[PDB]
RNA sequence: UCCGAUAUAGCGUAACGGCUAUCACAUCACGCUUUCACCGUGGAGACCGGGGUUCGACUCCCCGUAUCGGAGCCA
Numbered sequence: 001u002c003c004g005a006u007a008u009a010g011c012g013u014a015a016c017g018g019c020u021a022u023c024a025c026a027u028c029a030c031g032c033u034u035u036c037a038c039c040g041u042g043g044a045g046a047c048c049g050g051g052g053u054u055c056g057a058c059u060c061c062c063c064g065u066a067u068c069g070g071a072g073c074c075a
Base pairs, nucleotide, nucleotide: 001071002070003069004068005067006066007065010025012023018055027043028042029041030040031039048064049063050062051061052060
């Protein structure tokens, strides 16, 4: 340098251009048990950064950063 993938709540993860986005964990309470653990119900929390297409971008196009795997390499 080429190909492919990934970046998402505090951690990780899922998504159809007709949602500032579901999830188990973390925590805020309310519950239940002699108590402890286990367990149930509501919450508050996040789409890597910048441009472009679009009645509508996490999502598509371009660029850049970081990571991974495999290929390459005449100043």

Solved structure of RNA (tRNA (E/E)) from Saccharomyces cerevisiae, 75 nucleotides shown. Taxonomically the source falls in Saccharomyces (Eukaryota, Opisthokonta, Dikarya, Ascomycota). Entry title: Structure of yeast 80S ribosome stalled on the CGA-CCG inhibitory codon combination. An Rfam search finds the family "tRNA" in it. A reference for the family is Lowe and Eddy (1997), "tRNAscan-SE: a program for improved detection of transfer RNA genes in genomic sequence", Nucleic Acids Res. Rfam describes the family as follows. Transfer RNA (tRNA) molecules are approximately 80 nucleotides in length. Their secondary structure includes four short double-helical elements and three loops (D, anti-codon, and T loops). It is annotated as a transfer RNA. Its Rfam clan is "tRNA clan". Among the 75 different proteins in the entry, which are not shown, are 40S ribosomal protein S22-A, 60S ribosomal protein L6-B and 40S ribosomal protein S3. The 2020 paper behind the entry is "Molecular mechanism of translational stalling by inhibitory codon combinations and poly(A) tracts".